[PDB]
Context: bound to proteins that are not shown
């Protein structure tokens, strides 16, 4: 690294929240 | 649905 937010790892992600 | 001037 995200639908998007917030924290993050550098894990071809991760945790939680989301008409 | 639509209804004008009036506080």
């Nucleotide at each position: 690294a995200u639908u998007u937010c917030u924290a993050c790892u550098a894990u071809u992600g991760u945790a939680g929240a989301u008409c | 649905u639509u209804u004008u001037u009036u506080u």
The depositors describe the entry as "Structure of Cas12a2 binary complex". This is an experimental structure of RNA, with 26 nucleotides shown. The entry also contains OrfB_Zn_ribbon domain-containing protein, not shown here. The work is reported in "RNA targeting unleashes indiscriminate nuclease activity of CRISPR-Cas12a2" (Bravo et al., Nature, 2023). It was solved by electron microscopy to 3.2 angstroms.